[PDB]
RNA sequence: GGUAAAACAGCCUGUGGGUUGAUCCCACCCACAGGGCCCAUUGGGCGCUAGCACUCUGGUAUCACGGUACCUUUGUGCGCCUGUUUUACC
Numbered sequence: 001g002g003u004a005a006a007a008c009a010g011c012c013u014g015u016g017g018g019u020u021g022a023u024c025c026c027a028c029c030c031a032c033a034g035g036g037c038c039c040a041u042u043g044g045g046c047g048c049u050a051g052c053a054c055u056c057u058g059g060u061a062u063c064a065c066g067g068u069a070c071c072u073u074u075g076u077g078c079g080c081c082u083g084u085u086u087u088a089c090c
Stems, first nucleotide, its partner, number of pairs: 001090010011035009021025001036046004047080002051078004058071005
Other pairs, nucleotide, nucleotide, family: 020026cWW040056tWS040073cHS050079tSS055074cWW056073cWW057072cWW063066tWS064066cHS
């Protein structure tokens, strides 16, 4: 190379710096500096043309006032997309 698995990244820009396959367009990383946007803010969260499920913050309708439907926000599981690793298997 495949082929399985794992494991870890993902706001967006630049500023370096390398490395990189290679010497060239890249791709990655290593960092920095800005700009952000969202939330329920000493805080969180921000890959989803791929969604599903619960949950939570608020709303709005409706109701036999017990509920029901939808919207909205919070989170969590599963799924999905990119990478970067690591391990096997061939």
The RNA with a sequence from Coxsackievirus B3 has 90 modelled nucleotides. The PDB entry is titled "Crystal structure of CVB3 replication-linked RNA in complex with 3C protein". Ions in the entry include phosphate. The work is reported in "Structural basis for 3C and 3CD recruitment by enteroviral genomes during negative-strand RNA synthesis" (Das et al., Nat Commun, 2025). The organism belongs to Enterovirus B, within Viruses. Rfam match: Enterovirus 5' cloverleaf cis-acting replication element. Its family is annotated with negative stranded viral RNA replication in the Gene Ontology. The literature on the family includes a 2001 paper in EMBO J by Barton et al., "5' cloverleaf in poliovirus RNA is a cis-acting replication element required for negative-strand synthesis". By type it is a cis-regulatory element. Method: X-ray crystallography, resolution 2.69 angstrom. The entry became public in 2025.